[PDB]
Context: bound to proteins that are not shown
RNA sequence: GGCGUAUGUGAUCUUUCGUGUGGGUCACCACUGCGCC
Numbered sequence: 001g002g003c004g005u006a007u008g009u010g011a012u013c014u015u016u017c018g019u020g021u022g023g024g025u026c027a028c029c030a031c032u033g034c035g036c037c
Base pairs, nucleotide, nucleotide: 001037002036003035004034005033006032008028009027010026011025012024013023014022
Other pairs, nucleotide, nucleotide, family: 006029tWH007021tHS008031cWS009030cWS018019cHS028030cHS
C1' cells in the first nucleotide's frame, strides 16, 4: 500500500425494552479493532 472481515460504521424491519451494548435483514470500510497478502 492492497484485500477481507466484524462486538466497526450506516441504512432498515422488528423491539418500547428501565441503566455499560435485544433479535434479524442489507450496505459498506469512511471511523474503530481483528485477520490475510

Released in 2002, the model rests on X-ray diffraction data to a resolution of 3.5 angstrom. This is an experimental structure of RNA (Threonyl-tRNA synthetase mRNA), with 37 nucleotides shown. The entry also models zinc ions. The PDB entry is titled "Crystal structure of E. coli threonyl-tRNA synthetase interacting with the essential domain of its mRNA operator". Keywords: Protein-RNA complex, RNA stem-loop, RNA double helix, RNA base triples, LIGASE-RNA COMPLEX. The 2002 paper behind the entry is "Structural basis of translational control by Escherichia coli threonyl tRNA synthetase".